The RNA (20S ribosomal RNA, nucleotides 1260 to 1911) from Saccharomyces cerevisiae S288C has 652 modelled nucleotides. The entry is indexed under 80S-like, Tsr1, Structural heterogeneity, RIBOSOME. The work is reported in "An open interface in the pre-80S ribosome coordinated by ribosome assembly factors Tsr1 and Dim1 enables temporal regulation of Fap7" (Rai et al., Rna, 2021). The entry has 31 different proteins, among them 40S ribosomal protein S27-A, 40S ribosomal protein S2 and Ribosome biogenesis protein TSR1. It comes from the structure "Subunit joining exposes nascent pre-40S rRNA for processing and quality control". The reconstruction used 90,692 particles. An Rfam search finds the family "Eukaryotic small subunit ribosomal RNA" in it. A reference for the family is Yusupov et al. (2001), "Crystal structure of the ribosome at 5.5 A resolution", Science. Clan: SSU clan. Gene Ontology terms of the family: ribosome and structural constituent of ribosome.
[PDB]
Context: one part of a larger RNA, bound to proteins that are not shown
C1' cells in the first nucleotide's frame, strides 16, 4: 500500500496551560501523481525595409471653394452588399426609361402524367367587335365564334420549375501573413516520442554563399527561366517604308546655283524604316582590401558594369464576401 | 389570383448650417492677356449597316449641307498635343489674379432631358492672402509640372487609364521610433494548482442527528433480605402381625360323675417379650427461583432539538 474524506471524530496518555505525542469509520471517487519532450507565451540581447520609417530632402494633401463614395438625417422608397493596414473614386456603380435587385397602380402567364365532369344541348378560342366603360388595346358583351375541350377549368400527389441569400456526396476564384523559409536518402545521438544536418562569426536583394564541422550527398522554394526597352554601317528582302539620280516641270540672285515638281520619268540602293535569323556581358582587365575565402570599393574601356533597366510566373493558413442554366453535388426563399 | 415575369406606369446613388471627400481650379509678375513661332507617343474603326472622317460649302461659335477616303503600315493621321518659345499689351490692389451661385438665350441625341443630361453666346464676378493639432497610391529619365489616345458610351470625365515631352534637389546610412515582422535565452487554448452564480428574505418537503426529558418494557452485574424441592440424619407410630403365659367365661367323654376334674372341646376378659411399618417433625449439605434498592445496556413512547438537501424554489 490508489485519490478527497483526516492528522478530523473518540479512547488513552502528556501538560499548569497552550497543546505535546499514538489515531480511524461511513459514505464519495477514474483518476491524482513522476521524469522527459515538441501548444505557444515574457517586461533580456540580436536584426532587417517601408516614397507602406524615421536620417537629410522633395513634392503634398487637411483651411477655401467643388466634384464624387459611406455613415447620417429624410422618405411615397431612398434596393443594398463592405468598416484597423486587408471598408470609404470600389463592386469597372461615368445618369434619366434598358439594367431592376427596389416603393402606395397595371397587367397576362402558373398542367407533364396521373384524376376528373359541363366536352355541344356547351367550357373556351371572344381576341372584345367599337360605341361601350367610368380610368392606356382593356378585363363588359350589345350580339354574328376560329368555337371545341386545346384546355379555360375543379384538385391532390409532382409538377410548376428560375430568382431576392449562402447551406448537405464538390469548390480553386480572388485579397492576406507577403513559404525572407518548408522536406527526405543512407550516417550519428536516445528504451522512446524526438534531435543532428538546417551553426559562433563575416557576405548577400536572398538558409545567397564561404568557412567551422558527427555529419556527406542533394530536392521543392529563391538562382535560372519567360516578355519586354536599350547595340547590331554583319545578313537576306520592300509602290502598304524610305532616301539616290535620269527626266517632263515651277521658281530662280542669278550665270555654274540653291529650293522646290509628281505617277508610273525610269534605273540604281537599304544607312535611317520593319521583322526573321544570328552575335554580343562574364562584372571583363589591371590597382586595393579581407581569415587573402566569399566578396566589397576604385580605376580605364565599353552600346551596356544599381541582379543591366522593369514586369511575368510559384501555397502555409479560421474573413462560412468564392456560388449561373455552380448544385449546394435544400424541403419554406409565398419557393406552383 | 406566382409578389420571381413582362411590357405599360413617375420615384434609386440626386436634397438644410460642419467631413477622416484619392489630386482637382487657386492664393499671381518664374504671371495673366494678346500676337506669333511649331514639336508625339501606343492605341481605334462601316453591311446587314452607319465607325472614322478630310476639302468645297453656310454661319460668330455649336453646327448644318454637298462630298469622298479607309477592312487597313496604304485613308483618317505628319492624329501640326499642351506645357514651354519670342514681340507685345498690363502693373501690384485681394486690379485685368479667381471665377465658385446664378437669370435671358441658340444648338444639337433619343420614346422622351422639367429636378438646370451635355455644348456655344452676354451679363454677373460673391469664399479665396500659402492653411492649427496632425499625416502621405508615388525612387535617376527616378519625385513633379504637361498629356488628352484606349476601356465605360445612343449623347456626358473633376475617374481607375497607357504612353510620350519638359526634366531637378539631398539619401547611398542605423536601428532611436515603429504599420513592424522575424529569431535566440529565462515564460503552456486543453478550456494546465487557487472567488458569479447565486449574497439577504422566506418557503415546501425530504434526510439523518439530539434528549433536556418522563412513560413503559426486555436483559446483565451486583446490596440486603427470605427461600420451594428431594437425597442423608434427630425422632414420630395412624395400623398390621406372630408370639408365651395366666385365668376365670368355662363346654362335652371317664372320676364326688353334680357343676367340675381328666386332652379325655360353648360363648374370652389379663399381662408377657417381638416384628414390619404410612402421615408429620430436628439439624444439616446441595440449591431453583423471589423481593428490594444501587448501576449499565437497550430500547421504545412522545418531547424538546439544531442542519443539509429534491423529475424544489421566492431574490440583493
Nucleotide at each position: 500500500g490508489g485519490g478527497g474524506g483526516a492528522g478530523u471524530a473518540u479512547g488513552g496518555u502528556c501538560g499548569c496551560a497552550a497543546g505535546g505525542a499514538u489515531g480511524a469509520a461511513a459514505c464519495u471517487u477514474a483518476a491524482a501523481g513522476g521524469a522527459a519532450u515538441u501548444g505557444a507565451c515574457g517586461g533580456a540581447a540580436g536584426g532587417g525595409c517601408a516614397c507602406c520609417a524615421c536620417c537629410a530632402g522633395g513634392a503634398g494633401u487637411g483651411g477655401a471653394g467643388c466634384c464624387u463614395g459611406c455613415g447620417g438625417c429624410u422618405u411615397a422608397a431612398u434596393u443594398u452588399g463592405a468598416c484597423u493596414c486587408a471598408a470609404c473614386a470600389c463592386g469597372g456603380g461615368g445618369a434619366a426609361a434598358c439594367u431592376c435587385a427596389c416603393c402606395a397602380g397595371g397587367u397576362c402567364c402558373a398542367g407533364a402524367c396521373a384524376c376528373a365532369a359541363u366536352a355541344a344541348g356547351g367550357a373556351u378560342u371572344g381576341a372584345c367587335a367599337g360605341a361601350u366603360u367610368g380610368a392606356g388595346a382593356g378585363c363588359u358583351c350589345u350580339u354574328u365564334c376560329u368555337u371545341g375541350a386545346u384546355u379555360u377549368u375543379g384538385u391532390g400527389g409532382g409538377u410548376g420549375g428560375u430568382g431576392g441569400u449562402g447551406c448537405a456526396u464538390g469548390g480553386c476564384c480572388g485579397u492576406u501573413c507577403u513559404u525572407a523559409g518548408u522536406u527526405g536518402g543512407u550516417g550519428g545521438a536516445g528504451u522512446g516520442a524526438u534531435u543532428u544536418g538546417u551553426c559562433u562569426g563575416c557576405u548577400u536583394a536572398a538558409u545567397u554563399g564561404c568557412g567551422a564541422u558527427a555529419a556527406c550527398g542533394a530536392a521543392c522554394g529563391a538562382g535560372a527561366c519567360c516578355u519586354u526597352a536599350a547595340c547590331c554601317u554583319a545578313c537576306u528582302a520592300a509602290a502598304u517604308a524610305g532616301u539616290g539620280g535620269u527626266g517632263c516641270u515651277a521658281g530662280c540672285a542669278u550665270u555654274u546655283g540653291c529650293u522646290g515638281g509628281u505617277u508610273a520619268u525610269c534605273c540604281a540602293c537599304u544607312u535611317c524604316u520593319u521583322a526573321g535569323a544570328g552575335g554580343g556581358a562574364c562584372u571583363a582587365u589591371c590597382g586595393g582590401u579581407u581569415u587573402c575565402a566569399a566578396g566589397c570599393c576604385g580605376a580605364u574601356g565599353g552600346a551596356a558594369g544599381u541582379u543591366u533597366g522593369a514586369g511575368g510566373c510559384a501555397a502555409u493558413a479560421a474573413c462560412a464576401g468564392g456560388u449561373c442554366u455552380g448544385u449546394g453535388a435544400u424541403g419554406c426563399c409565398c419557393u406552383u | 389570383a406566382g409578389a420571381c415575369g413582362u411590357u405599360c406606369u413617375g420615384g434609386g446613388c440626386c436634397g438644410c448650417a460642419c467631413g477622416c471627400g484619392c489630386g482637382c481650379u487657386a492664393c499671381a509678375c518664374u504671371g495673366a492677356c494678346g500676337g506669333a513661332g511649331c514639336c508625339a507617343g501606343c492605341g481605334a474603326g462601316u453591311c446587314u449597316a452607319a465607325c472614322c472622317u478630310u476639302g468645297g460649302c453656310c454661319g460668330a461659335g455649336a453646327g448644318g449641307u454637298c462630298u469622298u477616303g479607309g477592312u487597313a503600315a496604304u485613308c483618317u493621321u505628319g492624329u501640326g498635343a499642351a506645357a514651354c518659345u519670342c514681340c507685345g499689351u498690363c502693373g501690384u490692389g485681394c486690379u485685368g489674379g479667381g471665377g465658385a451661385u446664378a437669370g435671358a438665350g441658340c444648338a444639337u441625341u433619343g420614346u422622351a432631358a422639367u429636378u438646370a443630361u451635355u455644348g456655344c453666346u452676354c451679363u454677373u464676378c460673391a469664399a479665396c492672402g500659402a492653411g492649427g493639432a496632425a499625416u502621405u497610391c508615388c525612387u535617376a529619365g527616378u519625385a513633379a509640372g504637361c498629356g488628352c489616345a484606349a476601356g465605360u458610351c445612343a449623347u456626358c470625365a473633376g475617374c481607375u487609364u497607357g504612353c510620350g515631352u519638359u526634366g531637378a534637389u539631398u539619401a547611398c546610412g542605423u536601428c532611436c521610433c515603429u504599420g513592424c515582422c522575424c529569431u535566440u535565452u529565462g515564460u503552456a487554448c486543453a478550456c494546465a494548482c487557487c472567488g458569479c452564480c447565486c449574497g439577504u428574505c422566506g418557503c415546501u418537503a425530504g434526510u439523518a442527528c439530539c434528549g433536556a426529558u418522563u412513560g413503559a418494557a426486555u436483559g446483565g452485574c451486583u446490596u440486603a433480605g427470605u427461600g420451594a424441592g428431594g437425597c442423608c440424619u434427630c425422632a414420630g407410630g395412624a395400623u398390621c402381625u406372630g408370639c408365651u403365659u395366666a385365668g376365670a367365661g368355662a363346654a362335652g367323654g371317664g372320676g364326688g360323675c353334680a357343676a367340675c376334674u381328666c386332652c379325655a372341646u360353648c360363648u374370652c376378659a389379663g399381662a408377657g417379650c417381638g416384628g414390619a411399618g404410612a402421615a408429620u417433625u430436628u439439624g444439616g449439605a446441595c440449591a431453583a427461583a423471589c423481593u428490594u434498592g444501587g448501576u449499565c445496556a437497550u430500547u421504545u413512547a412522545g418531547a424538546g432539538g439544531a442542519a443539509c438537501u429534491a423529475a424544489a424554489a421566492g431574490u440583493c